RNA sequence: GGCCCCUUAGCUCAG
RNA sequence: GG
RNA sequence: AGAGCAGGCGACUCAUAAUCGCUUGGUCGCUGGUUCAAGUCCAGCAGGGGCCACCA
Numbered sequence: 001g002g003c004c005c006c007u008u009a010g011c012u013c014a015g
Numbered sequence: 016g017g
Numbered sequence: 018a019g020a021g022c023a024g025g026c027g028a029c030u031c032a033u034a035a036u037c038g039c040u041u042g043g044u045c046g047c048u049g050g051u052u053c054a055a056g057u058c059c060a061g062c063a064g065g066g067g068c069c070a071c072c073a
Stems, first nucleotide, its partner, number of pairs: 001069007010022004017053001024040005046062005
């Protein structure tokens, strides 16, 4: 560089 | 997807 | 737009801890787009994780 994933309460996480 |  | 934990209040006790009960608390990363309607779909940006990068 390309490709994929994530970004939810004070923190860690469903939806 | 409410 | 919830859960657990934290926080707060109550209960409990001589007073605590734990426990129990109740209850606050969300710029759903930001911006744009599609849509009657977006936390959810698409895009861009920001940040953080991966995974893959001659060859004989």